[PDB]
Context: one part of a larger RNA, bound to proteins that are not shown
RNA sequence: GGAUAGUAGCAAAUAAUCGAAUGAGAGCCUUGGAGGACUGAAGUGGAGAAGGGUUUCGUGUGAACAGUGGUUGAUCACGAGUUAGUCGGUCCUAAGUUCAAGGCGAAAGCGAAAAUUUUCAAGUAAAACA
RNA sequence: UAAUUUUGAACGAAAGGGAAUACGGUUCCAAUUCCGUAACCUGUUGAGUAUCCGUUUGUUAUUAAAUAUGGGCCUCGUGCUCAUCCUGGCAACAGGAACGACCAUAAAGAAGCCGUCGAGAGAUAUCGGAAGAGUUUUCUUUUCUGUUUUAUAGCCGUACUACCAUGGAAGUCUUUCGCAGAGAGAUAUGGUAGAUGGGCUAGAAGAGCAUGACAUAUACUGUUGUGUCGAUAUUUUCUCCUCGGACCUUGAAAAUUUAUGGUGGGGACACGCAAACUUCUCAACAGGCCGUACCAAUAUCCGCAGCUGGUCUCCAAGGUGAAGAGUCUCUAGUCGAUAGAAUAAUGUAGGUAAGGGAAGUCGGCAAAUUAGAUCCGUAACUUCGGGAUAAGGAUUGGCUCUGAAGAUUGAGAUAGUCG
RNA sequence: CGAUUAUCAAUUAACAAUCAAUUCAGAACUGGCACGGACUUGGGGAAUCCGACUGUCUAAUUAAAACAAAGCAUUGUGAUGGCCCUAGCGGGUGUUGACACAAUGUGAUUUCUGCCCAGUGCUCUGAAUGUCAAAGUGAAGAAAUUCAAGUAAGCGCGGGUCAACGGCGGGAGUAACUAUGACUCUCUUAAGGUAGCCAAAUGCCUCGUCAUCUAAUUAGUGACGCGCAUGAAUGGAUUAACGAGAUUCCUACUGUCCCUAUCUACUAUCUAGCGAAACC
Numbered sequence: 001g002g003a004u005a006g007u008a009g010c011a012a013a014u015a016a017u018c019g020a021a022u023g024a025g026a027g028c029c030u031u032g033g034a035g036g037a038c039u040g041a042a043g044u045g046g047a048g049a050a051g052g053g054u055u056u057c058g059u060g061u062g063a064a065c066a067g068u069g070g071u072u073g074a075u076c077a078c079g080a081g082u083u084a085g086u087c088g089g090u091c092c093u094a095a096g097u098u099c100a101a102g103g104c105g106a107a108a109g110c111g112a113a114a115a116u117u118u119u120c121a122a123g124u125a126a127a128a129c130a
Numbered sequence: 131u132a133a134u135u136u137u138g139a140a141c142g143a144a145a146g147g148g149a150a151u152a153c154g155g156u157u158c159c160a161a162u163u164c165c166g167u168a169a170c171c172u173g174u175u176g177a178g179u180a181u182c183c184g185u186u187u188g189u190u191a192u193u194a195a196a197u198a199u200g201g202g203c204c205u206c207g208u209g210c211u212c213a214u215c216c217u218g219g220c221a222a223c224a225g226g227a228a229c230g231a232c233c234a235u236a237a238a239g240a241a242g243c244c245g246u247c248g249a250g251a252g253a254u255a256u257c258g259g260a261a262g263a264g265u266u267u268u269c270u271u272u273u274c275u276g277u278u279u280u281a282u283a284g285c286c287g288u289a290c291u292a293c294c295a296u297g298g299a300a301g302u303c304u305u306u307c308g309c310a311g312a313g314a315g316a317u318a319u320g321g322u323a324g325a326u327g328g329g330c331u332a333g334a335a336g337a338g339c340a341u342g343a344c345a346u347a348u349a350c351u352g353u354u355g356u357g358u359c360g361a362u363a364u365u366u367u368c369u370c371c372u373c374g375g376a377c378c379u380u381g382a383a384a385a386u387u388u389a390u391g392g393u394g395g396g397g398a399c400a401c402g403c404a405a406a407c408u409u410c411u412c413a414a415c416a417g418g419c420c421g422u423a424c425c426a427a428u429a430u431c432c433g434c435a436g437c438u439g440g441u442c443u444c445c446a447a448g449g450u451g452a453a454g455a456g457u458c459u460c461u462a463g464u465c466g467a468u469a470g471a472a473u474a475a476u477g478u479a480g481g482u483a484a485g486g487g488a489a490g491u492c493g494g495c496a497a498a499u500u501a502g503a504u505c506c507g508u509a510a511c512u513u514c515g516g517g518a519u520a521a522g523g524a525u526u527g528g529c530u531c532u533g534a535a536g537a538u539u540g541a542g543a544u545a546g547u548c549g
Numbered sequence: 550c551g552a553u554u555a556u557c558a559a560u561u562a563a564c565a566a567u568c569a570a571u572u573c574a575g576a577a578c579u580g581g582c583a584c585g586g587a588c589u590u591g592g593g594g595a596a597u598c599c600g601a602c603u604g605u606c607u608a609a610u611u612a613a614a615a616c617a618a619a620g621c622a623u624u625g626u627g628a629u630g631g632c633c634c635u636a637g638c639g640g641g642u643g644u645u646g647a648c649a650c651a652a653u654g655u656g657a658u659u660u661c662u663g664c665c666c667a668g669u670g671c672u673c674u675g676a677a678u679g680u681c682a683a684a685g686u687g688a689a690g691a692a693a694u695u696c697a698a699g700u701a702a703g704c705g706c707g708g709g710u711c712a713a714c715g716g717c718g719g720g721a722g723u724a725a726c727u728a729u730g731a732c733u734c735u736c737u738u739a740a741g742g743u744a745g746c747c748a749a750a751u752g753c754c755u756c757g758u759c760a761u762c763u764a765a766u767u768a769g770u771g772a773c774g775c776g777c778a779u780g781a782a783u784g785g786a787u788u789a790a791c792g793a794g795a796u797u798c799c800u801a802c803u804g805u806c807c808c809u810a811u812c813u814a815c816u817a818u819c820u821a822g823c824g825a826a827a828c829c
Base pairs, nucleotide, nucleotide: 001829002828009823010822017034018033020031037464038463039462045445046444047443048442051425052424056080057079058078059077060076065073066072085170086169087421088420089419091147092146096141097140098139100117103110104109122134124132126131151168152167153166154165155164171417172416173415174414175413176412177411178410185195186194200211215396216225217224218223229395231393232392233391234390235389236388237387238386243375244374245373248370249369250368251367252365253364254363256360258358259277261275262274263273264272278338282332283331284330285329286328290324291323292322293321294320295319296318302312303311304310339357340356341355342354343353344352345351431440432439447459448458450456468821469820470819471818477815478814479813480812481811482810483809485807486806489805494802502526503525504524505523506522511516527579528578530576531575532574533573534572536568537567538566539565540564542557543556544555545554546553547552548551549550580584592800593799594798595797596796597795598794599792600791604616605615620655621654622653623652624651625650626649631642632641633640634639659786660785661784663717664716665715668714669713670710671709672708673707675706679704680703686697687696688695689694718736719735720734721733722732745779746776757773758772759771760770761769
Other pairs, nucleotide, nucleotide, family: 003827tHS007825tWH008824tHS011477tWS012428tWW016035tHS019031cWW019032tHS020030cWW021026tWH022026tWH023024tHS023071cWS027468tWS028068tWW036465cWW038044tHS040459tHS041446tWS041460tWH042454tHS043461tWW045446cWW045462cSS050426tHS050427cWW052423tWW054081tWS054082tWW062063cHS063076tWS064075cWS073429tWS073436tHS074429tHS080158tWS084422tWH086150cSS090148tHS092384cSS093143tWH093383cSS095142tWS099113tHS100115tHS100137tWS101114tWS101116tWS102638cWS103638cSS104637cSS105108tHS111635cWS115137cWS119121tWS120137tWS123133tHS128129tWS143146tHS143382cWW147384tWS151162tSS156161tWH179227tWS179408tWW180404cHH181400tWS181402tHS181404tWH183213cWW184200cHS185401tWS188193cWW199212cWW201210cWW202209cWW213400tWH214400tWH214402tWW215395tWH220295cWS221294cSS222321tSS227408cHS232393cWW233390cWW234389tWW239385tHS240384tHH242376cWW243374cWW246307cWS246373cWW247372cWW248289cSS251365tWH259276cWW260276tHS265270cWW279334tWS279337tHS281333tHS287325tWS287327tWS287328cWS297317tHS298315tWS299312tWS299315tHS306308tHS308373tWS311316cSS335337cSS346350tHS377381cWS425430tSS427441tWS449457cWW451455tHS456588cSS475817tHS476816cWW483804tHH484808cWW487803tHS487805tHS488494tHS488495tWH488496cWW488803tWH491493tHS498802cSS500591tHS507521tHS508520tHS509518tHH510517tHS512515tWS513515cHS513788tHS516789tSS527586tWS529577cWW535571cWW539564cWH541559cWW583586cHS601790tWS606613tWH607611tHS619656tHS621655cWW621712tWS626630cSS627646tSS628645tWW630643cWW635637tHS635638tHS655782cSS658787cWW658788cWW661781tWS662782cWH665739cSS666670tWW666710tWW666713tWH668713tWW681702tWS685698cWW690691tHS690692tHS711714cHS712782cSS716739tWS723730tWS723731tHS724729tWH730732tHS737741tWS738740tWS742743cHS742780tWS743781tWH744780tHS744785tWS747749cSS748755cWS749751tHS752754tWS762768cWW763765tHS781784cSS804808cWS
């Protein structure tokens, strides 16, 4: 390349829809109003850890991406933002570990807790005769 | 020198232990963190926190300062002169401080699970009353919503428990839902203590904040009120108290903090000065280091992915009901799962099917019957516990009545006084 | 009557009054059997096989009858040990001490636990000049070297040991028909299969034969059991309760079927957009 400019498919959670605004184009995605419903507070919610690493957010907004479109986005481009004595880390120990030993090993290291090492020990706002 | 004292060392949990912060406002994106405002701890620093007496200035004395002072002398005395590291309570034990130098000892830290009780918070149910909204053909003071209160400190301080004083119980008493205690002193009577849980105040500027209006088109901002009274147990939740069941389970450690006994010493003048690591009360200063967005999942994770997958927990509305069930709803979040038209066969996923009723098939597989509750009834067999929801039967709505099941004081009768 | 003061116990099962907040029961009326109306949510009984049970597992084809498991029994050991790791140092059990720790096997309860140590393991205060290594010992030889004795452990010998592995006959006559053999004999072994159980999840033949369940049953169940090739913790039997376990009968039930049909939603299809692959 043929299969195949389209055949698999892009079908689970009903799933939209009226429709205003805008634009090159707009069912979704941009969005109000409106309207059908969904999860049905043991949540598709509201927080955090473990994790993520700029993903958060504003602005700009095109190609690529969102197996569809897509003016919009966790995209792409440009900026900003995470302020603590009292919350965590810190500190502390646990299970457990790193390792200075007498050693042993070819050394490294010990799929080792060895742990022996004058007082390896903690110590006084205490002075006379270890 | 003189006491004691034997792996040095450290890391190891962002869920164990644990110094100490709250509320409101504020960003596009941040807050127990900025700001405002009010706290709290630790380190350190200043002041205060038994003492004013025996005596006496004052007063003729009384008396008072005198926390509380003693005894004796002398005509008398401020002459000799004592103490002073707190007091009260019978006790339970009370408090603002009133010797940390040092030893030992104890407690805290310090722990599973289930069941129930006691008490609270928030949510919930519901009535009235400041308000707004919605419905209003009809009916509805109706429905929804709105009524809030912080860390922290002062005072109060229960149910419960524990302990103390009085006292001596027998005729067992008191008492729990649950059976625990009583001559190891109950009951009762009178107390004490944890601050356990709540109350009221300070916090609180007709705060902040909520609700409805006024001013200005208005924003910003300013102003005006009002923010309130009950009831209940449910917990569609948690916390905390007092308990128990179970066990050949008997439910951490360490840092860290305190308590008490004891041995020094010092402070040991009363004209009283004092002081007091003070493990006090207020105020001054300082507090470093690192993190903090959002996501936490069918779009921020891991799977080559914006993948029906997997991935630990906190948070708790209404109704139905046994349910944190399922289902519906409210709030919050979605409506993206490429769509439209057709809606063929065959599917998938969900159903139904006369009459017959397993003939089907490897096989009752798939599907259906059955199901909750209350009542009645209930075998074989049995290890006596079960079998058991055996089997087999009855009944369930709505409306309208009725009964039962709790809490709390009050009446009734008479007399005196004033109107 | 309003205000102030004094007294008393009965009253008392709602005393009465009031407040609370729902539970459990009973009775009518009432509708078209409509009444757990949605949702929630065991089909049942009669037997058999198997494991006692809940419990576990082959992530991704096996969830059971396998595994584990309490119970039951067996084994070693007083610590300079037992069992165990590490090449070793040193260490686990063990901050344990025989009511402990370690190592096994079978698998609740009930009941039963037979015979066999010959063989292969295991064991011992065992006759331990069996056999028997090096070093040590003795001899020859100049020595190298050679040869001999003595000899540990082990193995054997002897004994023990089967809740170790396992094993547990075959041939002849003999009764009141026939038949069969309690009886006796004979070979041979370590014993010759006892208790139980069974054509069982195990029996070739086997669809055995017989009763049953059926009209019909290569199925099942109860029997019989010379059982090819059952069987006693290698556990045997029985069994309540339990099982997303294996199996059989009946019923209720149903689109499982006779015998097919229809319906919902989403697809398949067609279309706008987007768009592979297997394979060749």
Released in 2014, the model rests on electron microscopy data to a resolution of 6 A. 28S ribosomal RNA, nucleotides 1684 to 2738 from Drosophila melanogaster: 829 nucleotides with solved positions. Entry title: Structure of the D. melanogaster 80S ribosome. Rfam match: Eukaryotic large subunit ribosomal RNA. Rfam 15.1 lists 107,465 matches to the family in 2,616 species. The 2013 paper behind the entry is "Structures of the human and Drosophila 80S ribosome".